[PDB]
Context: bound to proteins that are not shown
RNA sequence: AAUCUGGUUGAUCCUGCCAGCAGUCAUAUGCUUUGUUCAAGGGCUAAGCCAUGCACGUCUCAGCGCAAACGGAGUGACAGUGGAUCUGUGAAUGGCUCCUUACAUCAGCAGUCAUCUACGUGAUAGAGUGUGCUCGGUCCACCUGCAAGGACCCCAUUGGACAUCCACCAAAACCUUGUGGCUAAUACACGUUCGACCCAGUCAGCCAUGCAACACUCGGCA
RNA sequence: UCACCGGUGGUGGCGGAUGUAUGCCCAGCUGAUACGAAGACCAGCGGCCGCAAGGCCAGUGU
RNA sequence: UGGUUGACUCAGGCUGGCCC
RNA sequence: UGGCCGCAGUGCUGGUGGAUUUCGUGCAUGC
RNA sequence: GCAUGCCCCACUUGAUCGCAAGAGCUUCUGACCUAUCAGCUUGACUGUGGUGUAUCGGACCACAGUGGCCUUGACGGGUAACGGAGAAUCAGGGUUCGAUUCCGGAGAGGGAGCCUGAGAGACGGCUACCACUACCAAGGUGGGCAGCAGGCACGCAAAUUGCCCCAUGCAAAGACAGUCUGUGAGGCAGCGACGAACAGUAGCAACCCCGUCGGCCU
RNA sequence: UGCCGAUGGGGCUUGGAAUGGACGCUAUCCAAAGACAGCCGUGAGUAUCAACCGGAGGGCAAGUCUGGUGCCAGCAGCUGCGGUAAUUCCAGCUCCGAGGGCGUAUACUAACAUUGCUGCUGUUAAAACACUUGUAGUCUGCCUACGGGCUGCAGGUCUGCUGGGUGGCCGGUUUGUUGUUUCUCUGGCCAG
RNA sequence: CUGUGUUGGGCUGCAACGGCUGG
RNA sequence: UACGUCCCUGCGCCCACC
RNA sequence: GAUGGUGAG
RNA sequence: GCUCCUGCCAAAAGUCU
RNA sequence: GCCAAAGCGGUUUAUGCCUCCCGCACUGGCAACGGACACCAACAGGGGACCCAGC
RNA sequence: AGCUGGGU
RNA sequence: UCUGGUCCACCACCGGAGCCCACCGUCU
RNA sequence: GACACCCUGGAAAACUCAGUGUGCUCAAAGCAUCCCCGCGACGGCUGAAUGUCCAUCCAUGGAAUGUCAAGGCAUCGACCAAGUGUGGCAUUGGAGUUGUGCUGGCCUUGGGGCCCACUCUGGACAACCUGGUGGUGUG
RNA sequence: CACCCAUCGAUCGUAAGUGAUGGGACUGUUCGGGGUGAAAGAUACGGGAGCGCCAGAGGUGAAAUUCUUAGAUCGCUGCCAGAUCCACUGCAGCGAAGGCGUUCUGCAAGUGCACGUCCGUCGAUCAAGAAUGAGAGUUCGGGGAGCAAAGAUGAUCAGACACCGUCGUAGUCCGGCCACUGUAAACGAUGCCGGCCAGGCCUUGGCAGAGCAAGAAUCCUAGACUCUGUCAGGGCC
RNA sequence: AACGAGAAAUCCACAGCCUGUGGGUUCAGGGGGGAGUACUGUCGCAAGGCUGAAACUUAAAGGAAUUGACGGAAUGGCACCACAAGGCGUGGAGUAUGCGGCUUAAUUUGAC
RNA sequence: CAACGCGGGGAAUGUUACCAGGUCAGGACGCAACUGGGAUUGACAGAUUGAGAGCUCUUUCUUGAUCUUGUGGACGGUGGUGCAUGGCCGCUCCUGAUUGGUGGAGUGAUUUGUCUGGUUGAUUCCGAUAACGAGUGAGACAUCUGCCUCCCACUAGCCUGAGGCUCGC
RNA sequence: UAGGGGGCUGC
RNA sequence: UGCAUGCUCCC
RNA sequence: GAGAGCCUCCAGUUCAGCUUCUCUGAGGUGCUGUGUCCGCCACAAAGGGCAUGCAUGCUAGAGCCAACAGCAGGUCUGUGAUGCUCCCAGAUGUCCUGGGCCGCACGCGCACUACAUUGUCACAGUGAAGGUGUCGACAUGCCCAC
RNA sequence: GUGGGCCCUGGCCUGAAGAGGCUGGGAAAUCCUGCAAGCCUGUGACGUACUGGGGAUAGAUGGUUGCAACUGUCUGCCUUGAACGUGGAAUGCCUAGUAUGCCUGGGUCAUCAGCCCAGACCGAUUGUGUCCCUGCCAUUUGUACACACCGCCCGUCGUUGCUACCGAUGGUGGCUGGAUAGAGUCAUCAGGAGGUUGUGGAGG
RNA sequence: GCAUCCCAGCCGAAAUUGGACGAUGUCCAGCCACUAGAGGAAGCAAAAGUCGUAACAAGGUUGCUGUAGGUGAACCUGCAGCAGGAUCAUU
Repeated sequence: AAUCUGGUUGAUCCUGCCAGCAGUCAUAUGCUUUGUUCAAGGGCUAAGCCAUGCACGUCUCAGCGCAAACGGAGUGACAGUGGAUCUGUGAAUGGCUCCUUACAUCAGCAGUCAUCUACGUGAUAGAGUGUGCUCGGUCCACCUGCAAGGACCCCAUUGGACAUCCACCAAAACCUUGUGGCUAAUACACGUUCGACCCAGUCAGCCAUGCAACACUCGGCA
Repeated sequence: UCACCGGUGGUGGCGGAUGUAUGCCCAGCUGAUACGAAGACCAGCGGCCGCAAGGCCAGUGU
Repeated sequence: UGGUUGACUCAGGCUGGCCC
Repeated sequence: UGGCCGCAGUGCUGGUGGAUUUCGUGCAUGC
Repeated sequence: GCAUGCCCCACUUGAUCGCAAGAGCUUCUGACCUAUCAGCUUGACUGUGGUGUAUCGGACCACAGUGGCCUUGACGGGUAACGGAGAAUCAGGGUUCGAUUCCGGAGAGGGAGCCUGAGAGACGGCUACCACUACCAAGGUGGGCAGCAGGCACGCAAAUUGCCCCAUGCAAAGACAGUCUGUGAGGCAGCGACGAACAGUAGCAACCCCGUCGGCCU
Repeated sequence: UGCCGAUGGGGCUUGGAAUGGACGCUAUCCAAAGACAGCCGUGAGUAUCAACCGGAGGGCAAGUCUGGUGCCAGCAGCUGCGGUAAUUCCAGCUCCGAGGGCGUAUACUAACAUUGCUGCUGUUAAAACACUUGUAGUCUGCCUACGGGCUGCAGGUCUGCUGGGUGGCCGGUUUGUUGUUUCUCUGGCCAG
Repeated sequence: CUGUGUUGGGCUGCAACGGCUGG
Repeated sequence: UACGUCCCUGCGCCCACC
Repeated sequence: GAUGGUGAG
Repeated sequence: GCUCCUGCCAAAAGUCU
Repeated sequence: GCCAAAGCGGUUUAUGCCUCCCGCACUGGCAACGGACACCAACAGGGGACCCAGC
Repeated sequence: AGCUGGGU
Repeated sequence: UCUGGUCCACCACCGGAGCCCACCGUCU
Repeated sequence: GACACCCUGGAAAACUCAGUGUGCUCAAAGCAUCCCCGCGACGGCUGAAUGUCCAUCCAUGGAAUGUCAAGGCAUCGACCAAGUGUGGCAUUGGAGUUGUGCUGGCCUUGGGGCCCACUCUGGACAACCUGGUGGUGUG
Repeated sequence: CACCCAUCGAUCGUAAGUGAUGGGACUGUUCGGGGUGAAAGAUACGGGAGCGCCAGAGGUGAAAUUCUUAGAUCGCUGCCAGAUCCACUGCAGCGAAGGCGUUCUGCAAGUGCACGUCCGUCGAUCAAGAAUGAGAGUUCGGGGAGCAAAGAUGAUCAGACACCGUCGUAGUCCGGCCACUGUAAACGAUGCCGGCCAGGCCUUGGCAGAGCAAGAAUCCUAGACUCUGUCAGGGCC
Repeated sequence: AACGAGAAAUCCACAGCCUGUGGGUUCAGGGGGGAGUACUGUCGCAAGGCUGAAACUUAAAGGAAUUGACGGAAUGGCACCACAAGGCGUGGAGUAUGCGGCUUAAUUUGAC
Repeated sequence: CAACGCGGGGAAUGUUACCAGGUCAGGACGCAACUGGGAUUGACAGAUUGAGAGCUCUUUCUUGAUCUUGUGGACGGUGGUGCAUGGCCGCUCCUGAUUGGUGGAGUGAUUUGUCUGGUUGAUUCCGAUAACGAGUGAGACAUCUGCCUCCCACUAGCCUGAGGCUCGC
Repeated sequence: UAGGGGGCUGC
Repeated sequence: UGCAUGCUCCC
Repeated sequence: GAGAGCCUCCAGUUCAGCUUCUCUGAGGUGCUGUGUCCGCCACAAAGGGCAUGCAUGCUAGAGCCAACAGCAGGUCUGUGAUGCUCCCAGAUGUCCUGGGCCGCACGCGCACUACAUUGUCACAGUGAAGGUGUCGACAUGCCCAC
Repeated sequence: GUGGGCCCUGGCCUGAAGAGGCUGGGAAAUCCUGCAAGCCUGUGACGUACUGGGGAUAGAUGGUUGCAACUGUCUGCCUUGAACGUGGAAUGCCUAGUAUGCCUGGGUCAUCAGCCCAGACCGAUUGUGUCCCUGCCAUUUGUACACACCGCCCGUCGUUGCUACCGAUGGUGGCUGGAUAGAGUCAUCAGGAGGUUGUGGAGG
Repeated sequence: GCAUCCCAGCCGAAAUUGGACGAUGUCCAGCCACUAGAGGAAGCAAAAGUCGUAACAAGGUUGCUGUAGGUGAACCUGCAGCAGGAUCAUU
């Protein structure tokens, strides 16, 4: 390293394969194995079956603290620490395996002018609001309502639960479960004036001036 | 339905009441143009000459 | 009275969605 | 005047912590 | 004083618009052997109107039509088939492999159905059936290691029922400490002649027997 | 010739050394340990602190050695070896090869131009369809717009040459040096 | 804050010295 | 290795027709 | 390939 | 946007011939 | 017969100003090309504050 | 805002 | 209060000719 | 008409591979290191280049070569402009634009398209601009 | 020869190639056992009749089976049937191959050659597909001379249902919806189309140019023969 | 009959123009067997055609050419260890002797 | 063929290799042991034996370092293997066969030379020719028989002479 | 002895 | 002639 | 014209009787001699057959020697040829005694003798050639004599 | 204390022979030895008869060689008198002084030759060719042979084993499609256990 | 002010009806994979079993190809072909 060698014949030259020679971040095994540094490793077969243990929880000054659970300290609503609990959020990531799967998956390219979006980030945000009014809520008016009429009220911030807790417990158990009594909220329900102002628009009225005897009507008639 | 007198129409304004916040849904409108020449007339609206009458088109973003 | 795109029915904006 | 809609939604929490002086005239301008 | 501009900072539930980070769907081209597979298809192919979806779409439906693919190999069958990045060789051209760390897909005993949620057709979530299975006081309750260790099988054939969050990251209501966040992800160890790299298993000299050279000399 | 010296090589005895494994350290390392590294801590002679796996006819490096076996046992990838004188078996000695490794089995790659696009072969080795036709496929005849020129760089057309021996200096700064500071930048002072 | 000299390192319009090689 | 000289490319040009 | 408009903070 | 030119006639000489 | 280069001559140009607006916004928009020498005064034009006469 | 003239 | 005595420099606005860009159209 | 083709440029996961630099003691590696300071300090420069796609994507340029497609030659021609004419035309969606002070109407005129008539109008003509028997002569 | 009148028509016009030692088509012209239809012929093998003759004939290495005095074999002339076309017959021709051989004749065809004929790329090779395809074999209907698998049978042999001998069936021959089959040493063991490839020799078919070159005769021409060239084919060294 | 080609035989209007390898196109082969077998498909009345493996087995099968050997192959020479013409015989008899066999204490043994 | 009157193989005995017995060592040389207050040798007689073989035994004399015992190692073998060999022989094969050099042909094995024809017992020649020139074998040679010369003769023969016979003139 | 060379001699 | 028998001569 | 058959180491003519036979060392001699006929791819020979002569004519006859390659031919029992191997003192050494190699239901090779009158026996006659022969290994003994 | 003999043998004597004694020669062309070989020739007997052919076998016993003679070394003498009447299939040698016949010498050997190697003697019949048989040499040719035709080689059949095929009759597992029943859930229609707010009235 | 009632409202479980998705059971069909089998028939392998001699030479009948028939086995025979033949060759 753009490489060959042994084998068919008494010998020769070929075809042609066999065998040798080499390699593998291929696996297995036999014998042997001193140190230092790296390193694959129940994939092949059984995506067969699994005893046991662990692998997903999370708290800050900053949602809920009347657990004496530990605790400083005084007329104090809560000092602070803080298991627990409710709430929020995560458990859809990671790890494993390669059974399936033949335009399927996948790779590169492209589209969403056919779409969704917690965390992240940059901006934003003006709800008394079904009619012009009566009409955000009460208090008076007039006549099958009105066209300009009023007196107050809202703004120191809602409600009802169930947790932790106590107590009685059902069950052989179960990471199964009932009931009674308190007690929280950034849970749940519920509530929203002053977070506008003006303008458009909608309703109504009035003014100035102008052609005109056309149309449709209000008023009197079958 | 054969009929006699009022009302509304055109133009230019002012204004008393309110001052309809936003998402979804439906309908309508918009989301332009980038190429090119002039007149008449009847309505209204401006502006000009105008005392006005009447004529007229130089201005022209409110 | 007019944003975006190569292109829009897109973005955005206006109007109606209480009656006797 | 009842009827019909009720077009579902959106209120920078009826939230929390730290700090701390919240008068409507305190500052000042012109008086 | 009369009139005017000022008279806490952050965190956080939620709504809108982008962006970012993702996802779903879609485009074009490109995969192995097989004809002892030549015809395949009947929602099959197009259209109109709807439905459903986050959205386009026969995705589904109702009504119309008769299409669509095929020797440029359709349809079928096979898997010493997950795909690719890559690996081994390789003058050139090529040959073979790629379960395996990175990316994508699929799954969680086989199926199927869901709730919650932004996101799941989730399985260290639920519900049911099937196959096995564990506890029982027989009325009932359960199960899911293709996570990490470990065991039985199966085999030619593959490790410890270790320690820890110190590093790398992730998550959360969360800088650190007072006052232990969790993490079989991940790291570190144990076993490990898979496979790699570098060294040792001796060196120098005197004594005695040996050879080549060069002298004296046959 | 033979003898003497000099590198130099084998086996044996003897020396002065050297060092790593192994143990130790709470030194270091480590979340905690263990190992590594370090040691001015001990300490090796049959340096017993003792290398091996395959081979020795050929391919293919290495024995016509000695004993046993007697186509038996066995070896041997292939060819072959073994029938009483075995270079091949079983061993002993010796030697060869890789070496903390070596052998074996299996798969694939190369060898292999033995899958050939590059790049095979088809008369007789394997292989031209019995013969025409013929679709898909592959491959397909010739043709369709401007020259003359040369002013002007190097060589070629032309033209005459070159068989001398060293060196420093100079172009350029070539490297370790100094000497500038062209120029931002740096910080104050000082003149609003 | 603009100038004005300055210290510190930056940078080289470069320049020689041993040393030079290319004639 | 050296000038100028008949042209070959790298260029430098004038001269064809719509 | 010719021709025609508009702007360009 | 950039660049260039930018008030009237025109001697001689200059150009197309 | 067309056409430039390029001097001649004067016709052409200089504000705190002008122009639009002048009570609609308009304190806005538009428009800006020198020196040398050294002298008084006429002229044309623009501009203001106070008072008189008539349309 | 006119002429008529004259009083920075 | 602004221009009256000459020389040189100028020569505005208006306009003309190309070039470069961005967009909007027609035909072979 | 559309492409292949070649060239150029632009786009593109890392690890791996190649490759640049760097004495982990060397090496396999790694992406770090290196310098000053040691008398005592409150540091400095840094590097982690770059490439090979065999994969297609987008575009520009290019004479050749090639691939398809077209086309099968009278299905073609036997002229084209520019005028002048109310000379007509349901010829008008140019029923446009412009602009009549504006807005809305309304008529137009111009501006288009089709044909007619004609031009000592200007261009174009790559071919329509006839053959046979006989002789007569010019030539 | 650009025109001149006589006297015949007077379509309106080519302007996008060329015409491959490509292909196809046409004309003329060979040539050939190319294919196929229908008659006729020829001997020969066999049988049969008539007429002779008599003791064997056939077959083999040798025999034997077989035929024969009831007349074999042999001889001559008629007759019947079915096959096949000897010699000529070849380094000949033709056909895609298989294959094709008497004479006259019907039917269509092919190649080659000759050519200022036409078309104008219409071509090469070909999975699938299609048409021919020796002999054997099968099917239906005939035919049957000769030969002949099987079979019979006599020898040979150790055996010998083998070679050898005598018979003998299918088959070989003809016809068929266009019978089926679809194989061969179907060979040149050599795919097809295209280009180039020294020399010499033989031969087939044209075309071209020459020649001392041809029956009856002596004339005259003649498809014969010789030479040269060329195109196509078949071979040799 | 040259060059060329080929492993050679041979080819030669090709089997040349080929490692100096590419005009175009079709078919087939990949050591020898198993095997042109099995199964399946399709065609046929059938015989069978076409299509067409694998398990397993094996180190050679094979091709051309050479030298010898052989041939109931050819041609040409030759020999009384051949025949032809012949002569003496041997094989039959009895012995001599060697060999085999049997017997044996041994009948030693080589040579076929 | 190329075993069988062959091993020169006609073995009474030694030959002899086979069989029944019995002796002897003719086991060098070395090493160790024993041992001249005897290693060993030989033997009369009686038995024994096939045997006047002291082979062995009884017996008890003799000899004198030569041996004996043991071991390493040798001598010897008509032991084996002629399939480990040499030499010799036989045979292929009693015929005419066989091989270089340098040239020529072929990739090579290999071929030509060494031959178509005639000729000879003959690869002997004539000749021919991609061979030329050679070497072994054949021939030549050697021995014997056959004819002749020379040489030779008291180891052959013959003649002459001299002696003797026997028959006959 | 016989022999040889003969001659004569008979039939 | 021929053939033979005896006799005879010489050596 | 008397001669035949023999006997004798008797000698003998250069102080050598002779060489026909016989013995033999060398050398002659034949070469296919002469004649005829036949005899090659045009020509041309090598050569051959007959007849004849010669002492003679298949290579004059007969033998000897005889190349190259071999056979796994025979012989290790011919050797003081010999490798490996076996035995080696109760020997597979060696010697001695005896036996055996010769042993016989048979098969064969080969030779001798015959089966007779071209003979057997009996008597007699004629009448070869090659050769061998007395310890020079034995005997270094045995026997007679003395 | 010493001569002669040992091999070949002459001549003489004894004996019936075999053989033995006495006495001489020769280391040899000298003596044996002129080896007086046999066949052959002459005569006599026999007379076609297994015979006066043949002489195997066997009996009594006399020499010789040798140390030794038995399983007889050879040999004398008498006796005994076998097969064999020319030989089946088959086969050897031979071409002129040859075949054949007939004896002799030498080797072996103290004695034993029917053997071998040579020697003479008597002496022919046929052939003077061929490739028929058996083989040899050379050229050409074929070949699957090369241990070379005593080569190679093929197919049944027999044994043992392995692999696949056909085979009545089956078995197991997986996938797809259809039909049927149908868990659970999602959506819908219902329902309202229960929990919890209000209407004014009359019992405050 | 108390289940005073009336009338109402809100949330709301079980149960009800029913469309879909669809596990799963059973049947049917097709296909594939593995596998048992009496018997039948092949292939291959293994020193020295039997019967022949078919082939290799003209292999003793030249060989072979296709097909058909027969046969203990190789093989034999017919028809047609081939030389790869034992002939490159005769008016």